[PDB]
């Protein structure tokens, strides 16, 4: 120099039906019940359906558990990775 493993990685991604479910905190929201409550404040349960997914946990690998506000704002997760290396091998 190829090739390929190993590590530090600027930064971009999180893709919505012929296919998007990662986490957390604030704010900001949408809907119903309840709070001595027509609105406001509060707690709670919920974001049409059928589907798609597992970023999550568990597994005997058969499958199971749990999970949706497509709102912002941040910290992370997971995926890439330009660049750094760094080996093995040719």
């Nucleotide at each position: 120099g190829g090739u390929u493993g190993c590590u530090c990685g600027a930064c971009u991604g999180u893709g919505a039906g012929a296919g998007g479910a990662c986490c957390u905190a604030c704010c900001c929201a949408c809907u119903g019940u309840g709070g001595a409550a027509a609105c406001a404040c509060c707690a709670c349960a919920g974001g049409a359906a059928c589907u798609u997914c597992c970023a999550a946990c568990c597994u005997u690998c058969g499958g199971g558990u749990g999970g949706c506000g497509a709102g912002g704002u941040a910290g992370g997760g997971c995926a890439g990775a330009a660049g750094a290396g760094u080996g093995a091998c040719c």